Entry title: HIV-1 DIS RNA subtype F- monoclinic form. Shown are 46 nucleotides from a PDB entry: RNA. Ennifar and Dumas published it in J.Mol.Biol. in 2006: "Polymorphism of Bulged-out Residues in HIV-1 RNA DIS Kissing Complex and Structure Comparison with Solution Studies". It was solved by X-ray crystallography to 1.65 A.
[PDB]
RNA sequence: CUUGCUGAAGUGCACACAGCAAG
RNA sequence: CUUGCUGAAGUGCACACAGCAAG
Numbered sequence: 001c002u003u004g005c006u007g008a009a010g011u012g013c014a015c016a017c018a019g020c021a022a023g
Numbered sequence: 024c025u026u027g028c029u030g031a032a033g034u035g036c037a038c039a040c041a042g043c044a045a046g
Stems, first nucleotide, its partner, number of pairs: 001023007010038006024046007
Other pairs, nucleotide, nucleotide, family: none
């Protein structure tokens, strides 16, 4: 870096970021 | 009920709900 999982504050989504695992 | 403003937890949005104001 990529993919996956996770990340309390009504519920959910997107993105960001982080931790972890694998590639 | 309708509209508007507001509603910390990375940013944003939707939905819900609450408070407030006006209708």

Crystallisation conditions: MPD, spermine, KCl, MgCl2, Na Cacodylate, pH 6.5, VAPOR DIFFUSION, SITTING DROP, temperature 310K.